[PDB]
This is an experimental structure of RNA, with 20 nucleotides shown.
RNA sequence: GACAGUCUCUACGGAGACUG
Numbered sequence: 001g002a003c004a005g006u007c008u009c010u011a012c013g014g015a016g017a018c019u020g
Stems, first nucleotide, its partner, number of pairs: 003020007
Other pairs, nucleotide, nucleotide, family: 010013tWS
């Protein structure tokens, strides 16, 4: 201090981490 992507847990309610 603005978003995107991937992964992880899942009752998919959301949460967390990493990268840029």

Comolli et al. published it in Nucleic Acids Res. in 2002: "NMR Structure of the 3' Stem-Loop from Human U4 snRNA". The depositors describe the entry as "3' Stem-Loop from Human U4 SNRNA". The entry is an ensemble of 10 models.